Context: bound to proteins that are not shown
């Protein structure tokens, strides 16, 4: 300092 | 082609 | 469907 994209879990709204 |  | 965290994947 940590972008793009996919699946899933929990919490919050 | 879209839906 | 929206965000926080977490796992995996490109």
């Nucleotide at each position: 300092g940590a972008g793009u994209a996919a699946a899933a879990u929990u919490u919050g709204g | 082609a879209u839906a | 469907c929206c965000a926080a965290a977490u796992u995996u994947u490109a």
This is an experimental structure of RNA (5' vRNA end - vRNA loop (40-mer); Transcription-like product) with a sequence from Tilapia lake virus, with 26 nucleotides shown. The structure was determined by electron microscopy at 2.42 angstrom resolution and released in 2024. It comes from the structure "Tilapia Lake Virus polymerase in vRNA elongation state with additional mode B promoter (transcriptase conformation)". The entry is indexed under Viral polymerase, VIRAL PROTEIN. Primary citation: Arragain et al., Nat Commun (2023), "Structural and functional analysis of the minimal orthomyxovirus-like polymerase of Tilapia Lake Virus from the highly diverged Amnoonviridae family". The sample was in a buffer at pH 8. The entry also contains Polymerase acidic protein (PA-like), Putative PB1 and RNA-dependent RNA polymerase, not shown here. The entry also models zinc and magnesium ions.